Context: bound to proteins that are not shown
DNA sequence: CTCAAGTACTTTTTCCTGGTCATT
DNA sequence: AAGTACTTGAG
C1' cells in the first nucleotide's frame, strides 16, 4: 500500500 | 501518371493462489 | 499472422 517479475490453480 | 511494392500498426481466453525484489 | 492505409516508384 505502489507494482514489477518469477512461481503456481481450474 | 495507373499500379506493383515496400511501408508501418494492431491485434492475440477467463478468474484465482504466493513469493521476492526496488522502490513508491 | 493479417489485414489496413498509406506511401514510393515505376512505365
Nucleotide at each position: 500500500u505502489c507494482g514489477a517479475c518469477c512461481a503456481g490453480g481450474a